Background: This is an experimental structure of RNA (LSUa_rRNA_chain_1, nucleotides 3 to 458; SR2_chain_4, nucleotides 1 to 183; 5.8S_rRNA_chain_7, nucleotides 1 to 169) from Leishmania major strain Friedlin, with 793 nucleotides shown. Method: cryo-EM, resolution 2.46 angstroms. The entry became public in 2023. Among the 73 different proteins in the entry, which are not shown, are 60S ribosomal protein L18, 40S ribosomal protein SA and 60S ribosomal protein L30. Ions in the entry include magnesium, zinc, sodium and potassium. Entry title: CRYO-EM STRUCTURE OF LEISHMANIA MAJOR 80S RIBOSOME : snoRNA MUTANT. The 2024 paper behind the entry is "Structural and mechanistic insights into the function of Leishmania ribosome lacking a single pseudouridine modification". Rfam match: Eukaryotic large subunit ribosomal RNA. Gene Ontology terms of the family: structural constituent of ribosome and ribosome. For this family Rfam cites "Crystal structure of the ribosome at 5.5 A resolution" (Yusupov et al., Science, 2001). The family has 88 seed sequences and 107,465 matches in Rfam 15.1.

Context: one part of a larger RNA, bound to proteins that are not shown
RNA sequence: AGACCUGAGUGUGGCAGGACUACCCGCCGAACUUAAGCAUAUUACUCAGCGGAGGAAAAGAAAACAACCGUGAUUCUCUCAGUGAGCGGCGAGCGAAGAGGGAACGAACUCGUUGCCGAAUCGGGUCUUACAAGGCCUUAAGUUGUGGCACAAAUAUCAUUUCGUGGUUGGUGCAGGAGUGGCGAAAUUCAAGCGCAAAGCAAACCCGUUGCUGAAUACAACCCUUCAUGUGAGUAUUGAGCCAAAGAAGGUGUUAGCCCAUUGAGCCAUAAACCUGAGCGCCUCAUGAAC
RNA sequence: AAGCGAGUAGCACUGUUUGGGAAUGCAGUGUCAAGUUGGCAGGUAUUUGUCUGCCAAAGUUAAAUACAGAGUAGGAAGACCGAUAGCGAACAAGUAGCGUGAGCGAAAGUUUGAAAAGCACUUUGGAAAGAGAGUGAAAUAGAACCUGAAGUCGUGACA
RNA sequence: GUGAGAUUGUGAAGGGAUCUCGCAGGUAUCGUGAGGGAAGUAUGGGGUAGUACGAGAGGAACUCCCAUGCCGUGCCUCUAGUUUCUGGGGUUUGUCGAACGGCAAGUGCCCCGAAGCCAUCGCACGGUGGUUCUCGGCUGAACGCCUCUAAGCCAGAAGCCAAUCCCAAGACCAGAUGCCCAC
RNA sequence: AACGUGUCGCGAUGGAUGACUUGGCUUCCUAUUUCGUUGAAGAACGCAGUAAAGUGCGAUAAGUGGUAUCAAUUGCAGA
RNA sequence: UUCUAUUACCGAAUCUUUGAACGCAAACGGCGCAUGGGAGAAGCU
RNA sequence: GUGUCAUCCCCGUGCAUGCCAUAUUCUCAGUGUCGA
Numbered sequence: 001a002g003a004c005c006u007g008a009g010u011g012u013g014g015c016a017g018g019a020c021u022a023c024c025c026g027c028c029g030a031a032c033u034u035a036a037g038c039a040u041a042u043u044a045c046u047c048a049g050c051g052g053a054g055g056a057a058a059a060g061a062a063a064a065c066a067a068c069c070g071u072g073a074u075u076c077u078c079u080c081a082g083u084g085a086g087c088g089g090c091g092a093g094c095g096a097a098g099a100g101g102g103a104a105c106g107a108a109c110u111c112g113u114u115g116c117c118g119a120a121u122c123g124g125g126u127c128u129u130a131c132a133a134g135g136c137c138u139u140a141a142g143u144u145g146u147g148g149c150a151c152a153a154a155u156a157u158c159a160u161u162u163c164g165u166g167g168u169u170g171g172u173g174c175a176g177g178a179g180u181g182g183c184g185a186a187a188u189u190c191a192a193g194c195g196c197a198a199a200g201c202a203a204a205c206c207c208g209u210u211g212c213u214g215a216a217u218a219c220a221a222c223c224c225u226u227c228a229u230g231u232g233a234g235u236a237u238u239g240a241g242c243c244a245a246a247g248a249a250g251g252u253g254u255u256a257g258c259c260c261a262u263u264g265a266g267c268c269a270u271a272a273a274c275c276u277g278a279g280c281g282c283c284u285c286a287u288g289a290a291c
Numbered sequence: 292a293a294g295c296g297a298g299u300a301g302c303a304c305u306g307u308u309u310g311g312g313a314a315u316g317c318a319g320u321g322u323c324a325a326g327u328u329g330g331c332a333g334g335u336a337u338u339u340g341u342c343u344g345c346c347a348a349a350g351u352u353a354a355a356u357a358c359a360g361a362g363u364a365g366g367a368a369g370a371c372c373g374a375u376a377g378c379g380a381a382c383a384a385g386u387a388g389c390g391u392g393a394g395c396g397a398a399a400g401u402u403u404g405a406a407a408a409g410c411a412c413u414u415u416g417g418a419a420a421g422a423g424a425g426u427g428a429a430a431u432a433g434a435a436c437c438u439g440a441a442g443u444c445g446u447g448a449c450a
Numbered sequence: 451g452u453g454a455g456a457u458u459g460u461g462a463a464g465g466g467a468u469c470u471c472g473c474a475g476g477u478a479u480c481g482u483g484a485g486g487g488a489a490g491u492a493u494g495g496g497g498u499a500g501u502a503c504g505a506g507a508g509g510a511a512c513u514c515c516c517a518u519g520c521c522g523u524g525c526c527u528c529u530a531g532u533u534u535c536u537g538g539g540g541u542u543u544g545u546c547g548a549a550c551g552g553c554a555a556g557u558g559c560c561c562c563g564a565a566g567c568c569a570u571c572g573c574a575c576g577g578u579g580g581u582u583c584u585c586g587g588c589u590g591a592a593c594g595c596c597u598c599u600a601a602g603c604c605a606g607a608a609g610c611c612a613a614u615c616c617c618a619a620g621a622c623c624a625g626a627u628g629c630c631c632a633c
Numbered sequence: 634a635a636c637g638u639g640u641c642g643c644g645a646u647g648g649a650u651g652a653c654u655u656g657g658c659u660u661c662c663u664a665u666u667u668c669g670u671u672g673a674a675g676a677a678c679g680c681a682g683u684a685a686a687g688u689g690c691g692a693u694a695a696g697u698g699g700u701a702u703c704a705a706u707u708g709c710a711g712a
Numbered sequence: 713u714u715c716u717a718u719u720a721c722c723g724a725a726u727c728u729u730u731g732a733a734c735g736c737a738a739a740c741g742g743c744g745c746a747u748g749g750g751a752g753a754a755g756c757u
Numbered sequence: 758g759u760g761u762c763a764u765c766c767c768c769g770u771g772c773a774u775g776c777c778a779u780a781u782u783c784u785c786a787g788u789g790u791c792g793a
Stems, first nucleotide, its partner, number of pairs: 002791003005787005010780007018668001023054001024052004034041001038089001064071002075103004086094002108351003111296001114150004120146001121141001123138005162289005170283005175276003179270005188240001189256001190239003199213004220229001222466006241258002243247001250260002272665001301322007329346005361667001363664007371657002388395002400653001402652001409436001412423004437651001442646009451473007475630006481623001485617003490520007503508001521576005529569001531567002537562005542555005578612004586604003675730003678691003682709002697724001698722004735743002744772007755761002
Other pairs, nucleotide, nucleotide, family: 001792tHS017773cWH018673tSS021023tHS022055cWW022358cSS023357cSS024057tSS028048tWW029047tHS030046tWH031044tHH032043tHS033042cWW035091cSS040091tWW041092tWS054056cSS055357tWS056356tWH059074cSS060073cSS061352tWH062072tHS063330tSS064344tHS066068cWS066343cWS067333tWS073354tWW074355tWW079099tWS080098tWS081097tHH082083cHS083096tWH085095tHS088091tHS088092tHS103355cSS104354cSS107352tWS112295cWS114293cSS118146tHS119142tWS119145tHS122140cWW128130tWH128132tWH130170cSS132284tWS139141cWH160161cWS160291cWW161290cWH167281tWH169284cWW178273cWW184265tHS186243cSS186246tWS187257tWS193198tWS193234tWH195216tSS196216tHS197213tWS198236cWS219230cWW220460tWS221460cWH232253tSS233253tSS234236cHS246263cWS252256tWH254255cSS287288cHS297325tHH298299cHS299324tWH299348cSS300323tWS308315cWW309311tHS325347cWW335336cHS362666cWS372376cSS373381tWS373654tHS374381tWS374400tHS374654tWH376381tWH377656tSS377657tSS379384tSS380384tSS383686tSS384398tHH385386cHS385396tWS386397tWH387396tHS390392tHS390393tHS403407tWH403432cSS404406tHS404408tHS404429cWS405428tHH406427tWS407430tWW408426cSS408432tWW409433tSS409434tHS410424cWS411424tHS416419tHS425433tWW426430tWH427429tHS427432tHS438650cWW439648tSS439649tHS440648tHS441647tHS474631tWS482619tWH483618tWS483621tHS484618tHS489521tWS497513tWS498512tHS499511tHH500501cHS500509tWS501510tWH502509tHS504506tHS504507tHS521570cHH526528cHS526568tHS526569tWH528572cWS530568cWW533563tWS533564tWH535563tWS569571cSS577614cHS582607tWH585605cWW589599tWH589601tWS590600tHS591597tWH592593cHS592596tWH593595tHS593596tWS599601cWH619621cSS669732tWS670734cWW672732tHS672733tWS672734tWW673733tHH674731tHS679694tSS681684tHS681687tWW688695cWH691692cWS703714tWS703716tWS704714tWH737740tHS751765cWW752764tHS754762tHS757759cWW
C1' cells in the first nucleotide's frame, strides 16, 4: 500500500404499527356477597385492565400409567364422583386422577449430538417456451460449518446398468365428473242469478242417477194509508267431471288440487382450483429393486 | 464404534397457586450436579438395600372439541312474542333530542277503499268552512280516514 | 172541557192513539211582633253641720243640688288636623329668540287656602216596673207555755224577668188598604 | 222558580279491544368462508331533468363495461 | 326490438378530502425538496 | 404572425421511523488486530 474485526452513510428489494376480538392463548387482577359479626376461607385463580392469533386455537409422539393374565401420542364424551380420596377458623364450604364403554384415527416426523464425508450448500447473473428442485458463470455469503449417508419399525460403507416409476421438478397440451348459473311438467274460470230454492227434507249403510217442497206473499223504529229506495267481488252452496310419481304452505276483490306461481324427468354453458388404474400424451428433470 | 440438549435439574429462604396433605405447579435471589456402573417417577420426612416404568432441559404435526353480546355467502325451523309485547329500534332508529365531556337516548303500525272512483257543479262566506249535488256496497270508510270501549261532557224527553 | 207541545235511532208525504203542563194571580203602600240581641257604671264637692255622740280631744249620716272619670250612640256650628279645588301668590335650575303665556324636575319647592272627612284635641244625648235571696217582721200552732212557719201574710240587693232600645213572618200574619185581571 | 240530582234516546272528546303482520326472539345445518401501506374500518364533502331525508354511487358520481334475459320505468317529464 | 334509463349476476374499469396516515404542519382546504410535464402577456425572434 | 420564453401559476410521481436482505461487489471511520 493493503487486509481482517468492529461500526457508519447512501442507492436497490421487502416487512411491522391500524381494524376486528363471540370462542381461543399469555399476563395483571377486585370488591359487593356467604360465613346469620369478622380478619384465614368464600365470591374467584371471576369482573374491570394490558398484549397476541386462527378458522378454530391450545395440546401432542412418554424422564406416561400401573403393580395386572398388564396398558401404550394428544383432544373430547359417558362414567369414575358431590366421592367411607382429600383440603378446610376440619366451620361455612371446596374437590380431582388411573381403570371401563365410546368419538376420531392411512399418524407420524425434523434438528443438535456420535461416526463416515467435507462446499457436494446458499444467493445473484445468464440460457433452455421456465425469476425450473436443470445446465453455464460467479467471492458475493459461507470452513467461528452450509449440505449428504447410518443409527431400536436397525443390520448396516461404498461401489452401474438394467427395468421401471414420479401429473407434489419445471415447460407445453388433452379429457370426463362434481360444483355453480340458466332453461324446463297435469287437470273446470264447467252448469245453474240474484232480497227470499246459487235452498232443504227423505233418521248408521242401501234405497237415492229416486222421490219430494216453499210459514221470507219479507224487513225497514208509537200505530194505519200513499209514493218510493235498498243487496260490491263467487275461493260459498248445489249438480256433473277431470289430475296426481304433483294434495305442500304463497298470490288473486269472500274459504281454490284443476285462475296464476312453485314442485320433478331432463337440456344447455363454464377462468383457475377440486375428483377420476396416486385421469391421459410429449420435452426436460429426479430415482426405487434385484443384479 | 462412539454418543444422546447445564447457571439446566436439584437444594435453601421468601411469595403465590393447587384436592395435593414434613410442600401440586410456578417466580425472585443465594447455591449449583451426575455420566446410562447414570438420571427421573413409583401421593408421609430421613439413611440403607432391592424391584418396576421411563429417558427432561431443541422443533413440526390432520381429525374427533369451542364459538357464553364476531363476521361473509347461503339454507331449514319453532306447543315462542304479537305494536305498553317481541331487540332500544315492524316507521328517513343508535334516528330526533339532552350533556363542556365520558356518555345518555325516545315517541311513532301510513290498517281509507276491491279500485282514487280522493267530492265536478250551484249557493253563502275575506278565508277556513257551511248548505245542496255527486262517487262508492258503505262517506257514522272523506285522508293519518278498519273496528271505535271505559271515563268525562253537550242536548232532548221524563221522574 | 179548553190551548201548547212532544211521541225522543233507516227516505218523502198524509191521520190516529197516548203522554206532558197552561188554565189565576200581578203590582204598590201602611202596619203587627212570636223569637233573638241588649248597657250604663264609678269618684269628688256642696249642705245636712262643726250638728247628733263625746269630760274633752275629736266628730257622722239619708232626701236634695253641682261637677268630674270611664264606657256607649251620634254630629261638624265653633277650635284643631288634612289639600291632586296642583285655588291664588311667591321662588330655584333648565327651556320655547324676548316680553306675555307657560312648560320639565313621576305633585320642583315655600306660604295662605274653601268644600269634604275628622279629634275625650271639638260639641250633644245615655228612661221605668215586677218578683225574690241573705235578713227584719206580723198572725199562729205543733208542744193550749212559747216561737218570722208547720198552714198564711208584709218590707226587702249593683241578682233574675219584662218594658223602653236594635234585627225581625222558615213565626209562612183569613192584619188593613190602592189599582188591574180572573170568577 | 233558578242552580243541582237521577234515568233513558241521540251526539262530542278519547284511543282501549278484536282481527291483521315484509318485524323480533330462540334452535339447527352447509362451505375452494375471515380486512389493511396494492392505503382498511371509521369520519367528511358531493352526485338526478325535477331530489329535504333515506338508499345507491364518486368529477366516468341514483352509475361505465361484460354475461343472461326480453319490453319497460312511472309522481310528472323525456326517450 | 336484443340497441331497454328493464331487471339479475360478474370477471374489465372509475374511485373527491381524510383516516394506521407515512415530506413538514394544522380551529391554516397551508408550506417544502427532488424529478417529469402544461399554460404563458412580458422580452427575444 | 409563427415559434421561443424570465418571474408568477397549474398537474403527476418520489421523499416518515424502525428492522431484514443486498451493492456488476458502492463511499468511509477507529492511539481494535496485523502487515508492507